[PDB]
RNA sequence: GGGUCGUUAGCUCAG
RNA sequence: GGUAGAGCAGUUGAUUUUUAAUCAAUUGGUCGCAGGUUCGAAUCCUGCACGACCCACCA
Numbered sequence: 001g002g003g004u005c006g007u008u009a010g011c012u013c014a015g
Numbered sequence: 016g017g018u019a020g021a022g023c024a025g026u027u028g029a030u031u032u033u034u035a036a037u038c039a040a041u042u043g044g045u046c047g048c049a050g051g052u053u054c055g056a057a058u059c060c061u062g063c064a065c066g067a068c069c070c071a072c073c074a
Stems, first nucleotide, its partner, number of pairs: 002069006011022003025041005047063002051059001
Other pairs, nucleotide, nucleotide, family: 001070cWW008014tWH009010cHS009021tHH010023cWW015046tWW020044tWH024042cWW049061cWW051056tWH053055tHS
C1' cells in the first nucleotide's frame, strides 16, 4: 500500500 | 431509532485511638471529528483522524 473490527464517565465495559 | 447505564474510581457521613475492611446516601459523559435517518442519531450512511488485527502469494 489493500481488507476487517473498534473509538462512550478518570480507567474497564454494556446498550 | 426516542433526557444511556454497570464495575472500579470520586464526594459526604457511620464504625475506628488512627488507617484500610465494612455500612448508609450521592456527583459526573462534545458517545472521536465536520456535516449529516428524520419529526428526531450514541445506534443508519459518507469522508477523515486514531488504535488493534489480517493480508501482500505464483516469478
About this RNA: Solved structure of RNA (P-site tRNA^Lys(SUU)) with a sequence from Escherichia coli, 74 nucleotides shown. Sample source: synthesized RNA oligonucleotide based on E. coli sequence. The structure was determined by X-ray crystallography at 3.64 angstroms resolution and released in 2023. Among the 49 different proteins in the entry, which are not shown, are 50S ribosomal protein L33, 30S ribosomal protein Thx and 30S ribosomal protein S6. The entry also models magnesium and zinc ions. The organism belongs to Escherichia, within Bacteria. Rfam match: tRNA. On this family, see Hou, Trends Biochem Sci 1993: "The tertiary structure of tRNA and the development of the genetic code". About the family: Transfer RNA (tRNA) molecules are approximately 80 nucleotides in length. Their secondary structure includes four short double-helical elements and three loops (D, anti-codon, and T loops). Further hydrogen bonds mediate the characteristic L-shaped molecular structure. tRNAs have two regions of fundamental functional importance: the anti-codon, which is responsible for specific mRNA codon recognition, and the 3' end, to which the tRNAs corresponding amino acid is attached (by aminoacyl-tRNA synthetases). tRNAs cope with the degeneracy of the genetic code in two manners: having more than one tRNA (with a specific anti-codon) for a particular amino acid; and 'wobble' base-pairing, i.e. permitting non-standard base-pairing at the 3rd anti-codon position. Rfam 15.1 lists 5,335,975 matches to the family in 14,413 species. The family's RNA type in Rfam is transfer RNA. Clan: tRNA clan. Entry title: Crystal structure of tRNA^Lys(SUU) bound to AUA codon in the ribosomal P site.